[PDB]
Context: bound to proteins that are not shown
């Protein structure tokens, strides 16, 4: 801070990780 899990989205839920050159 983008994200990923969930019959029920919180019990202060849990939980990852580099943004930009070609990768089928």
């Nucleotide at each position: 801070g983008u994200g990923c899990c969930c019959a029920u989205c919180g019990u202060u839920g849990g939980c990852a990780c580099g943004c930009g050159u070609g990768c089928a």
Entry title: Cryo-EM structure of Cas12i-crRNA complex.
This is an experimental structure of RNA (crRNA) with a sequence from Lachnospiraceae bacterium ND2006, with 24 nucleotides shown.
The sample was in a buffer at pH 7.5.
It was solved by cryo-electron microscopy to 3.9 angstrom.
Lineage of the source: Bacteria > Bacillati > Bacillota > Clostridia > Lachnospiraceae.